crRNA with a sequence from Phage #D: 37 nucleotides with solved positions.
The entry also contains CasPhi, not shown here.
The reconstruction used 298,646 particles.
Primary citation: Pausch et al., Nat.Struct.Mol.Biol. (2021), "DNA interference states of the hypercompact CRISPR-Cas Phi effector".
It was solved by cryo-EM to 3.54 A.
The entry also models zinc ions.
The entry is indexed under CRISPR, CasPhi, Cas12j, Nuclease, crRNA, RNP, Complex, VIRAL PROTEIN-RNA complex.
Entry title: Cryo-EM structure of CasPhi-2 (Cas12j) bound to crRNA.
[PDB]
Context: bound to proteins that are not shown
RNA sequence: AACGAUUGCCCCUCACGAGGGGACAGCUGGUAAUGGG
Numbered sequence: 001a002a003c004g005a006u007u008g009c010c011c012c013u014c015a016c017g018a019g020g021g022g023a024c025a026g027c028u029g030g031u032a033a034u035g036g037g
Base pairs, nucleotide, nucleotide: 009022010021011020012019013018
C1' cells in the first nucleotide's frame, strides 16, 4: 500500500436536521510526603 465501518464513549462545530477528529486494553490500583551529577 489495503479503498468511507449501524449503537456507544470523548473532543470540536452546528442553521439542531447533523458534521469533523480521536482513543479502543479493559477491569481496578494510579500524580500525594522532604529527590537542580